[PDB]
Context: one part of a larger RNA, bound to proteins that are not shown
RNA sequence: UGACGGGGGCCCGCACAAGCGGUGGAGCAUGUGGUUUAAUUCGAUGCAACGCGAAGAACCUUACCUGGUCUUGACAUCCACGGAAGUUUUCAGAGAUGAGAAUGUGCCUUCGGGAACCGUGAGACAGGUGCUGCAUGGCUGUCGUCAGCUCGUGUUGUGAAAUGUUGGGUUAAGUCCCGCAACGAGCGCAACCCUUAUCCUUUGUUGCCAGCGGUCCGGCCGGGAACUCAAAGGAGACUGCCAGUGAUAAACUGGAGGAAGGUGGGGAUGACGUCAAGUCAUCAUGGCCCUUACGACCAGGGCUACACACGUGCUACAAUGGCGCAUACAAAGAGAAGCGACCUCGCGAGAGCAAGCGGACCUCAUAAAGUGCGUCGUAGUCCGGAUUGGAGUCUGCAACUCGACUCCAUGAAGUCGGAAUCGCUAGUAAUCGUGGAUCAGAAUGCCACGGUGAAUACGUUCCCGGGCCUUGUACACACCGCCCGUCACACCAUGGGAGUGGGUUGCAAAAGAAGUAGGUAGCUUAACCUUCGGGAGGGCGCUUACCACUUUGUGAUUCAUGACUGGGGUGAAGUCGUAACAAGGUAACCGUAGGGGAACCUGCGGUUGGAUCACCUCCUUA
RNA sequence: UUAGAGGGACAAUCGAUGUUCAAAGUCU
Numbered sequence: 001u002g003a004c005g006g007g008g009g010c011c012c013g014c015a016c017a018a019g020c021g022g023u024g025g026a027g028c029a030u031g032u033g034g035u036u037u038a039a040u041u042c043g044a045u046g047c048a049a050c051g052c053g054a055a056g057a058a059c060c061u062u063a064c065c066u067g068g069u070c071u072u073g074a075c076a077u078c079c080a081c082g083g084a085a086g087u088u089u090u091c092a093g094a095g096a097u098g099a100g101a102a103u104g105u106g107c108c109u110u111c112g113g114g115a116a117c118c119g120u121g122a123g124a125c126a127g128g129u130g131c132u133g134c135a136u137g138g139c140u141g142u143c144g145u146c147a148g149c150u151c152g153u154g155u156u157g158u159g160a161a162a163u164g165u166u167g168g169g170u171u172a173a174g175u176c177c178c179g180c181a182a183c184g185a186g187c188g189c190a191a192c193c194c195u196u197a198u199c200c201u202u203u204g205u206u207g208c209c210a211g212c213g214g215u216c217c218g219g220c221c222g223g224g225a226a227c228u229c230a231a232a233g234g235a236g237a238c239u240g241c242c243a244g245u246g247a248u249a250a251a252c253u254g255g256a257g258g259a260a261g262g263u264g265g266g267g268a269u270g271a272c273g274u275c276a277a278g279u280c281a282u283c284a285u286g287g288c289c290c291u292u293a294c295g296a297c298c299a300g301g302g303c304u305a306c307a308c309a310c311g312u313g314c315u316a317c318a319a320u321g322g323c324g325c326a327u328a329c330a331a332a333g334a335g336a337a338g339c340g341a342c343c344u345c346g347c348g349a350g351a352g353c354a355a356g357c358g359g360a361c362c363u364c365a366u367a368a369a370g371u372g373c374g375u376c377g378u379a380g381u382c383c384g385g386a387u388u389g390g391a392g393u394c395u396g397c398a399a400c401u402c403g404a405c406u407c408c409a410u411g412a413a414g415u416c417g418g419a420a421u422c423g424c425u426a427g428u429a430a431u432c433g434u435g436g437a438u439c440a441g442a443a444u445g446c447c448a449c450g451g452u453g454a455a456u457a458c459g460u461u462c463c464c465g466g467g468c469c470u471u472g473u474a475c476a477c478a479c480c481g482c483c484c485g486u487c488a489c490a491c492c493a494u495g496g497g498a499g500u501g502g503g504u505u506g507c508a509a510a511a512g513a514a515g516u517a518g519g520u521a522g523c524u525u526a527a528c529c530u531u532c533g534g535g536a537g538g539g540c541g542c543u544u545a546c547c548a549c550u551u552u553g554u555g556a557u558u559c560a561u562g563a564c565u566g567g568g569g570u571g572a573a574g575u576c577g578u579a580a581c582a583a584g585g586u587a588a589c590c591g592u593a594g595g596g597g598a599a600c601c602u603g604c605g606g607u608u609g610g611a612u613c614a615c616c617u618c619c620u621u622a
Numbered sequence: 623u624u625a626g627a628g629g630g631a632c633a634a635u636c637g638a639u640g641u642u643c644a645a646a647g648u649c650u
Stems, first nucleotide, its partner, number of pairs: 001476002003473003007470007015460002019424005026315008034306002042053002064301007073125001077124002079121005086103001088101005107114003127290002130288003136284002138279003141275001143273001148187006154163003167178003193267004198235007208224002212222003238261001241255005317417001321376007333364003338357002343352003383414001388409007430452007479584001481581001484577002487574001489571004494566003499561012515546006522540004528535002587608009615630003619626002
C1' cells in the first nucleotide's frame, strides 16, 4: 500500500424482507456427465460450462468409425509436352473410379503462335478442423453500468508512499457545492445516439374517410387533405417557475402548468484492471509434428446409443377448466430455384389448376386467451396425451438406423411435487397467440412482436455481491490466507543408561638395578712414614641412605562403546484435531498450580505487546 | 463550550478444513 476480519461507522443492488409464479416429483424435448460402442468427432466445467460454439447431424454438413481408393495431389503458382473447351452416350463398380464410342474444333493476333480450358510428366511445394489459448493477434465472458481508476506539477516523508481522490452536506454517480497544501488534468459518470409518450409543419399513395354527391351498402365510386397513419423537419422537459428546509451554497421535499417532472420509460454505450478465464475448430499467427499420410476422394455407419446422475425447457395433474357451435379485438416481420390466393378434389396432412406480388397494393394470414349459448359434475374423468399398431401426405437422389405432419385405433405417468432452490418492483410477473433467422425438409430452442394483465415492498435487524472512511493483522498468486502440537514412518546429531573397554592422573604403600654419599664383618695393598715389626692412606667386598624400573589397593578425570530410553532437528500431497495471527470466533501473553490424545484447558495474581466501546432514552454540569 | 455516567439496544446458539502450483508485469 492492498486484501481480509465471526472489527466499527455510513450507504447501494429482486440481496433479504413483502408478495406473485415456478424448478426439485410425472411424461416428453434438449444439453451435459457417466457408461457403451468400430465410432458414439472436437471444444465449453463454480457464479462466468450444461436448448453452450450448433441461426437447425437422414446423404451433404462431418472434423469420427469400417471398408474401397489417390499420391505434386481435392485446393493454388511455376516449367515442358499434347489436345480448343464443351456436348451426347455404353459397360463394370456401392461409389469413388476405370475402359470406351460418337460428336465439336470456337476467340485474337500473326502466319510464328498465343489467351481460356483440359490431361500427362518432374519437383519447388500444396494440404492438415494435427498439438500448444500456459507463446499469440483479433474476438468474447466476468467482477460491473459497479463509481471507481489514474496522471502532471507542487508539497510532506530518509523511504515504500501520501496529498489531490480525505472532511461537511448532497447525488444514481469521484454528481455538485463548500472547506482544504494542494493546483490542474485524463479515462470512467452524465450528455451527444436510437426507440417510445405529446404537438406542429411539409407531403398524400399502394395508406385515410370527417363532410359532400352516388351506390350493387364494399372507401365501392366521383371526390376531399380534415382524421388515422406514413416519414422528413422542428417544438417540448431545463429543477424552467412557485413555496418551505439548508451553510446568503449544492441540493432535498411539496405544489402549479404540462402529454410527459426531476435520469419520463426502454435500449445502445462496459473505465484502470482481475480470472495465465474462453476460443490455435471462424479467421490469422510463433513454434512443434505428418508428407504414398495426421493430406485427398467415395459408399455405408456414428455424432440420435442407454442399468444411471444433473442442468434448461415443454405439456400437464383440471371446473378461473375440457369439449362443441357462433363471434370480437393485434403488433411486428417475410417473400422470386420465393410468398403463393380463388376454384376443384381429399376426413385430414395435402394435391391439381392458377391470379396477384420484388410488395402501405398481392400472399404468408379468418390471431389466441376473451365473449355468448350448450354440455361435462370432481371421476384418473369428455382431465392428460406418453407409448404403440395400421393407413397416409410432403420435402429430398434417398425418410431402416434417423424427419416433420395427418388420419384411425391405442389411452402411460401424473390428483400440485422431499431436502433444497429460481425469476420478477409495472405494462413488470403470469399467461395467450404471431412472425423471423438457420433452413430442400427438420423448434418445446433462440431472436422479436403484440393481446390480457396482477400481487407486493412496514423496512435494512439478518443472507449474498458491491462502494467510501476508519481500525487490527503473524495475510501479500493476499482468509479458498497463514499456522501449532501429539501420533505414524525414515534419517541425522545429542542427553540418560545395568555396564564394558582404553588413555591420563591423585593418594597410600611395596620395590631397590646401577650410581653417589656415609659406615666398616672381612680380604688386599707401587709411590708416604718406618724401630724394616709395621703404620698412615687407598682399593675390593659387605652394609645403610637416596632413587629408576616394576608391583598392589582405592579414587578422580577423559575418550570410545552399550540393550533400552528422553527430548531435538529434518523429510513426500500421511493420521487426528484447529491452539495462535481479525475481538482468530472463550482477547492474547507472563509466572505458577492442577488436569487432558494433542495442540491446549482451567484456577490465582499480573501485563497490554487487546478489538469494540454505535444507536435511542433518562439525569447532571457550567 | 459541550462533557460525565445509567439504562434500553449491542453482546450472547452452530460455525472445522483447503502445501494443487512456478511465469511475467525490471533499467536510461

An RNA structure (16S ribosomal RNA (rRNA) from the rrnB operon, nucleotides 921 to 1542; Synthetic messenger RNA (mRNA) 60 bp in length, nucleotides 22 to 49), in which 650 nucleotides are resolved. Primary citation: Welfer et al., Philos.Trans.R.Soc.Lond.B Biol.Sci. (2025), "Impacts of ribosomal RNA sequence variation on gene expression and phenotype". Among the 49 different proteins in the entry, which are not shown, are 50S ribosomal protein L24, 50S ribosomal protein L14 and 50S ribosomal protein L23. The sample was in a buffer at pH 7.5. Rfam match: Bacterial small subunit ribosomal RNA. Its Rfam clan is "SSU clan". On this family, see Yusupov et al., Science 2001: "Crystal structure of the ribosome at 5.5 A resolution". Gene Ontology terms of the family: ribosome and structural constituent of ribosome. Ions in the entry include magnesium, potassium and zinc. The depositors describe the entry as "Impacts of ribosomal RNA sequence variation on gene expression and phenotype: Cryo-EM structure of the rrsB ribosome (BBB-70S)".